[PDB]
Context: bound to proteins that are not shown
RNA sequence: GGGAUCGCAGGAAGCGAUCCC
Numbered sequence: 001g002g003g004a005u006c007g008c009a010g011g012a013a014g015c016g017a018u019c020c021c
Base pairs, nucleotide, nucleotide: 001021002020003019004018005017006016007015008014
């Protein structure tokens, strides 16, 4: 930095957790 995977919620390109490189 990106992917897989789960959860909590607003006017925010939200928030938390697991797994892999």
Molecule: SL3(RsmZ) RNA